Overview
Solved structure of RNA from Satellite tobacco mosaic virus, 16 nucleotides shown. Primary citation: McPherson, Acta Crystallogr.,Sect.F (2021), "Structures of additional crystal forms of Satellite tobacco mosaic virus grown from a variety of salts". The structure was determined by X-ray crystallography at 2.94 A resolution and released in 2021. The source organism's lineage runs through Viruses, Riboviria, Tombendovirales, Virtovirus and Tobacco virtovirus 1. Crystals were grown by vapor diffusion, sitting drop at pH 6. Ions in the entry include chloride and magnesium. The depositors describe the entry as "Crystallographic structure of the cubic crystal form of STMV (77.9 degree rotation) grown from NaCl".
[PDB]
Context: bound to proteins that are not shown
RNA sequence: AAAAAAAAA
RNA sequence: UUUUUUU
Numbered sequence: 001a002a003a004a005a006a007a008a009a
Numbered sequence: 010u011u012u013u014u015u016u
Base pairs, nucleotide, nucleotide: 001014002013003012004011005010
Other pairs, nucleotide, nucleotide, family: 004010cWW
């Protein structure tokens, strides 16, 4: 760097 | 961030 995944005042 | 891939 690519691919799949994964969040708040 | 965590897996598979390549620098």